[PDB]
The PDB entry is titled "CRYO-EM STRUCTURE OF LEISHMANIA MAJOR 80S RIBOSOME : PARENTAL STRAIN". The RNA (LSUa_rRNA_chain_1, nucleotides 2 to 458; SR2_chain_4, nucleotides 1 to 183; 5.8S_rRNA_chain_7, nucleotides 1 to 169) from Leishmania major strain Friedlin has 787 modelled nucleotides. The source organism's lineage runs through Eukaryota, Leishmania, Leishmania, Leishmania major species complex and Leishmania major. Rfam match: Eukaryotic large subunit ribosomal RNA. The family is grouped with related families in Rfam's "LSU clan". The entry has 75 different proteins, among them Putative 40S ribosomal protein S3, 60S ribosomal protein L7a and Putative 40S ribosomal protein S18. The sample was in a buffer at pH 7.6.
Context: one part of a larger RNA, bound to proteins that are not shown
RNA sequence: CAGACCUGAGUGUGGCAGGACUACCCGCCGAACUUAAGCAUAUUACUCAGCGGAGGAAAAGAAAACAACCGUGAUUCUCUCAGUGAGCGGCGAGCGAAGAGGGAACGAACUCGUUGCCGAAUCGGGUCUUACAAGGCCUUGAGUUGUGGCAC
RNA sequence: GUGUGGUUGGUGCAGGAGUGGCGAAAUUCAAGCGAAAAGCAAACCCGUUGCUGAAUACAACCCUUCAUGUGAGUAUUGAGCCAAAGAAGGUGUUAGCCCAUUGAGCCAUAAACCUGAGCGCCUCAUGAAC
RNA sequence: AAGCGAGUAGCACUGUUUGGGAAUGCAGUGUCAAGU
RNA sequence: GGCAGGUAUUUGUCUGCCAAAGUUAAAUACAGAGUAGGAAGACCGAUAGCGAACAAGUAGCGUGAGCGAAAGUUUGAAAAGCACUUUGGAAAGAGAGUGAAAUAGAACCUGAAGUCGUGACA
RNA sequence: GUGGGAUUGUGAAGGGAUCUCGCAGGUAUCGUGAGGGAAGUAUGGGGUAGUACGAGAGGAACUCCCAUGCCGUGCCUCUAGUUUCUGGGGUUUGUCGAACGGCAAGUGCCCCGAAGCCAUCGCACGGUGGUUCUCGGCUGAACGCCUCUAAGCCAGAAGCCAAUCCCAAGACCAGAUGCCCAC
RNA sequence: AACGUGUCGCGAUGGAUGACUUGGCUUCCUAUUUCGUUGAAGAACGCAGUAAAGUGCGAUAAGUGGUAUCAAUUGCAGAA
RNA sequence: CAUUCAAUUACCGAAUCUUUGAACGCAAACGGCGCAUGGGAGAAGCUC
RNA sequence: GUGUCAUCCCCGUGCAUGCCAUAUUCUCAGUGUCGA
Numbered sequence: 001c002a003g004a005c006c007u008g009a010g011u012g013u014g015g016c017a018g019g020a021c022u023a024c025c026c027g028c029c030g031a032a033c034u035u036a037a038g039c040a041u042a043u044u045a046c047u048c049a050g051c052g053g054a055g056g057a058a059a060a061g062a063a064a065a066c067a068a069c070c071g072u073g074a075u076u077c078u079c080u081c082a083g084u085g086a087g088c089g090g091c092g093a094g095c096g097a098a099g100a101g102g103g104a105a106c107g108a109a110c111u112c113g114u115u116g117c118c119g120a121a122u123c124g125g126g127u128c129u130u131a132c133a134a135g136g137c138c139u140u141g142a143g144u145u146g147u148g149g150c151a152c
Numbered sequence: 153g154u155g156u157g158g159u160u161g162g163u164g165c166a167g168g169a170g171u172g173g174c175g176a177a178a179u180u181c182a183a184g185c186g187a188a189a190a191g192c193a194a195a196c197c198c199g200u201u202g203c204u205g206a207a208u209a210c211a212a213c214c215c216u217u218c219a220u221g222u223g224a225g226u227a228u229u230g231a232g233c234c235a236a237a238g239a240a241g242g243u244g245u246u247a248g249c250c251c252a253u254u255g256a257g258c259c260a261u262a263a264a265c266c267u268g269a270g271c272g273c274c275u276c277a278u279g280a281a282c
Numbered sequence: 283a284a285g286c287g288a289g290u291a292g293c294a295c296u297g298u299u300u301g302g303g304a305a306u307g308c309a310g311u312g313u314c315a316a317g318u
Numbered sequence: 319g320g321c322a323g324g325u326a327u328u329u330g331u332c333u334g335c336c337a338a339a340g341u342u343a344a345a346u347a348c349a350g351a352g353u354a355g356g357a358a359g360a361c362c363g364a365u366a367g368c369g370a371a372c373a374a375g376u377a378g379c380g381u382g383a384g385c386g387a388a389a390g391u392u393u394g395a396a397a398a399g400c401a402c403u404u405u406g407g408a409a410a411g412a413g414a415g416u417g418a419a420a421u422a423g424a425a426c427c428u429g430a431a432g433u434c435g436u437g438a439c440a
Numbered sequence: 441g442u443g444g445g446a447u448u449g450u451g452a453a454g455g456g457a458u459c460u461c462g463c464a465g466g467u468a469u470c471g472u473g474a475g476g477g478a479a480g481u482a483u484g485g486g487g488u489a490g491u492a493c494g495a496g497a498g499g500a501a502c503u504c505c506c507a508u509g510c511c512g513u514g515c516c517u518c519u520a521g522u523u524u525c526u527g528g529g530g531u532u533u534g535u536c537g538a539a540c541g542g543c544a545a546g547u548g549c550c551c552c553g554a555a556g557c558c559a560u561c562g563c564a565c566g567g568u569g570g571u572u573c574u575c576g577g578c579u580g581a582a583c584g585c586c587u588c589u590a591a592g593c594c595a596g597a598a599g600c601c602a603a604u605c606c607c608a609a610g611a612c613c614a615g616a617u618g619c620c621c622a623c
Numbered sequence: 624a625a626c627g628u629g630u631c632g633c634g635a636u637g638g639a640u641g642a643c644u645u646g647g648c649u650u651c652c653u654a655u656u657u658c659g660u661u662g663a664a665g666a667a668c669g670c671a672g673u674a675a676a677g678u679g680c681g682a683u684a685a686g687u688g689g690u691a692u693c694a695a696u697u698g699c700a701g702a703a
Numbered sequence: 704c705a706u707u708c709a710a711u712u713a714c715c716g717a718a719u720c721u722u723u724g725a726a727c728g729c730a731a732a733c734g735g736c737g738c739a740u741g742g743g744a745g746a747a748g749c750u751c
Numbered sequence: 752g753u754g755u756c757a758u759c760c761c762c763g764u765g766c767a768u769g770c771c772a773u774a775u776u777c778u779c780a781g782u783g784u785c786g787a
Stems, first nucleotide, its partner, number of pairs: 003785003006781005011774007019658001024055001025053004035042001039090001065072002076104004087095002109341003112287001115151004121147001122142002124139005155278003161274005166267003170261005179231001180247001181230003190204004210221002213456006232249002234238001241251002263655001292313007319336005351657001353654007361647002378385002390643001392642001399426001402413004427641001432636009441463003445459003465620006471613001475607003480510007493498001511566005519559001521557002527552005532545005568602004576594003665723003668681003672699002687717001688715004728736002737766007748755002751752001
């Protein structure tokens, strides 16, 4: 000098997304008519209309939870708590829940990261066993700027 | 060193559920037509018995003559059967017995589903000996 | 055998929502931790 | 050490729990969905009940977004749906016939009210 | 009595009953006139007369004649208006080959134009009696005298009523009459 | 006279009522129940011997193949 | 074919499935116009 | 009468954009960092 790594391109090979439906469900955005015997806070309503997204259900869900008891024990739902001697409100019109108790259901619980001990034991691709094996063999291809195993 | 895994993969074998076909009884019984294919005998029994006829009908002002008229019996009456089926549909009027339906039971099955986590072989994993 | 999730939680202003009332939940910006 | 104990602040105790990562059946909804099957009703009975019991989101209207009907073919058990004569250009009329009924003759069960024609009468 | 029809909706033929209707007017003239309508109205000139009255200035009226305005009812001899008798004639553009005949221009245009209609733009006609009001009087009382008034009477307004004029029998005319029919 | 009025018998126009109901509305249940680039939903054009609409189908076009059943479909042909 | 090969019905595993449309080679009141590749037909010319 | 076939004509398949993975280890760019 060649070369290497990093950061970006082109092409070949194998795949996926856009649309429809939208009753129920999840996220945003979001009125006014109306009531107050007028009207501006308030109410209608965290509703209608608008924009997105899934399923056979969705969402929620394994305690930074209740309680103040001789204590209970993930989530969801039902009666009740309760139109409440809670509370919010031109404290007006109006609005408005939670714990406990009786029940439905329930084999209900698990996985990473971190710490300690290991350290490619991992993944993909070819090929062979009747086999695109949770299998053997071979692979720099990915990966040490960390895949995987064992105890909390 | 004894075991286990049908949710490792490859090969096979059962039964069941499910699904689809098939699949039950007994009267078209007797009486014939406008008027008895209708009634009466007043709780029940008499009564598996007695008694029949106010339709010699009607047909548009009345009277004589001649015509013409009545769909299909699931209706009425009298007997008799089935019921583990009386359950509602069809059939020319109102049907358990005219038709259909329904029960026990029989036959046939891609995979999936259920059954000492069904049952064998090869391979692969693993609880549990050291 | 040592550990157990940071522009996160919290606080100030503003806006909205709730029965939540010297502020129930959330959003924007500023500021911004602790170590059984 | 931190968070929560429904009246703000500072200081001591006490009780419960350990946020800022993730998965997970059933009991619940289907308030204008859909597929394959079923079961019912003190509901409506053709101006009612879905707009639609029928070739109904059809015919028709609007440049367009959209709007949107009326109408049971219910003759008869069965077409046996009137051969044939005759008057008429025809439509039809008068006879004849089918049928229990034609006063059941074709969009034909029943066939009201209102209005009209005709005959008789007051 | 007589003559015609007809009865309630389900087949035809005979009878019966009942009901309704018709059984005397038709046609053609001349008239009456209840009731209703209703219409004529104004001015000027001549003469009276330069008169009455009045010192003077000045200055009327009736009988009787002659015209006119408004209104009303008709008429077309004359005059005027109007022409789709397109009557006769003339004239422009186009057009049938030209003359003739014409034709088109929603009656081409111009002159004259009969009949009819029509004008206060022409012509004709438009009456008579009663009863009263206001008022003036006669005879007259109440009341002695008096007084148009209480009884009675006279004269009397463009008013009112009737005549004339228009319609006229639902004003039901037993007004008259021609012809046919019925009795 | 006529027009017109009233009542009754019959007849027209009209389409109410009754009876009927393969439709609607409402309430429950079951489950191996939820589309599409392997080209969906929707839109268009075609297909029968005779066929406008509607229904079904796609140049294999009122349909091909398989299993079951067991003699029709029908307005008229046609096939058997 | 009736033994079930029926213009019978019922169900379903094998099939067909025109032009479009998310529409996706480029466009569009056009049944239009491309690149690559594999085929088909070819009355010219060449040849037996 | 065969075979072959220029121009023209007919038919099938692939060819949008974006993103992920991959290349028996495909072809490249950078006064980015090195090295020989």